This is an experimental structure of RNA, with 43 nucleotides shown. The work is reported in "tRNA-mRNA mimicry drives translation initiation from a viral IRES" (Costantino et al., Nat.Struct.Mol.Biol., 2008). The entry also models phosphate ions. The depositors describe the entry as "Crystal structure of domain III of the Cricket Paralysis Virus IRES RNA". Method: X-ray crystallography, resolution 2.4 angstroms. The entry became public in 2007. On the sample the depositors note: RNA made by in vitro transcription. This naturally occurs in Cricket Paralysis Virus. The entry is indexed under IRES, RNA structure, translation initiation, tRNA anticodon, hybrid state, tRNA mimicry, RNA. Crystals were grown from: 1.4 M lithium sulfate, 40 mM magnesium acetate, 50 mM HEPES-NaOH, pH 7.5, VAPOR DIFFUSION, HANGING DROP, temperature 303K.

RNA sequence: GGUUAUUCAGAUUAGGUAGUCGAAUGACC
RNA sequence: UAAGAAAUUUACCU
Numbered sequence: 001g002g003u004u005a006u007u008c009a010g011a012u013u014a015g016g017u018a019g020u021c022g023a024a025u026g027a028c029c
Numbered sequence: 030u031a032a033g034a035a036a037u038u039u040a041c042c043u
Stems, first nucleotide, its partner, number of pairs: 001029008010021002014043005
């Protein structure tokens, strides 16, 4: 550096939920 | 239509 799981008065939205993005953590490459 | 792709740019809703 990467993959992945989860988390969140994070980003994003007018706003909400999810996703994506980000961060943290576990795991793994 | 769904899926894929894409996505901080998207889907759905109020």